Keywords: AMINOACYLATION, PHENYLALANYL TRNA SYNTHETASE, STRUCTURAL GENOMICS, LIGASE-TRNA COMPLEX, CENTER FOR STRUCTURAL BIOLOGY OF INFECTIOUS DISEASES, CSBID, LIGASE, LIGASE-RNA complex. Shown are 73 nucleotides from a PDB entry: RNA (tRNA(Phe)) with a sequence from Mycobacterium tuberculosis H37Rv. Ions in the entry include magnesium, acetate and sodium. Protein in the same entry: Phenylalanine--tRNA ligase alpha subunit and Phenylalanine--tRNA ligase beta subunit. Rfam match: tRNA. The literature on the family includes a 1993 paper in Trends Biochem Sci by Hou, "The tertiary structure of tRNA and the development of the genetic code". From the family's description: Transfer RNA (tRNA) molecules are approximately 80 nucleotides in length. Their secondary structure includes four short double-helical elements and three loops (D, anti-codon, and T loops). Further hydrogen bonds mediate the characteristic L-shaped molecular structure. tRNAs have two regions of fundamental functional importance: the anti-codon, which is responsible for specific mRNA codon recognition, and the 3' end, to which the tRNAs corresponding amino acid is attached (by aminoacyl-tRNA synthetases). tRNAs cope with the degeneracy of the genetic code in two manners: having more than one tRNA (with a specific anti-codon) for a particular amino acid; and 'wobble' base-pairing, i.e. permitting non-standard base-pairing at the 3rd anti-codon position. The 2025 paper behind the entry is "Different chemical scaffolds bind to L-phe site in Mycobacterium tuberculosis Phe-tRNA synthetase". Crystallisation conditions: ammonium acetate HEPES pH 7.5 PEG 3350.

RNA sequence: GGCCAGGUAGCUCAGUCGGUAUGAGCGUCCGCCUGAAAAGCGGAAGGUCGGCGGUUCGAUCCCGCCCCUGGCC
Numbered sequence: 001g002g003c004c005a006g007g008u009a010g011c012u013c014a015g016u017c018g019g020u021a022u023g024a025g026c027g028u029c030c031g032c033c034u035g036a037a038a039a040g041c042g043g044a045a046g047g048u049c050g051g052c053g054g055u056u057c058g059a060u061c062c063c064g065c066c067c068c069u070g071g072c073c
Base pairs, nucleotide, nucleotide: 005069006068007067010026011025012024013023028044029043030042031041032040050066051065052064053063
Other pairs, nucleotide, nucleotide, family: 004070cWW008014tWH008021tWS009010cHS009011cHS009024tHH010046cHS014021tWS015049tWW016060tWW018056tWS018058tWS019057cWW023047tWH027045cWW034036tHS054062cWW055059tWH056058tHS
């Protein structure tokens, strides 16, 4: 330095090339329950989907630049 491939919830990771990530497991909260717990069962909270901009009525998904991991050097 190249065209790529990755950054997504508290942790570890899936998934979508425009109007709901009906996200998973575990973590957090409430109820039944227990003297108090946990499991179980039944309810919920929480992400501005890598940053700054561009397009668009509306962008995690399309354009440009940059930040950081890797693969090949």
The structure was determined by X-ray diffraction at 2.05 angstroms resolution and released in 2025. Taxonomically the source falls in Mycobacterium tuberculosis (Bacteria, Actinomycetes, Mycobacteriaceae, Mycobacterium).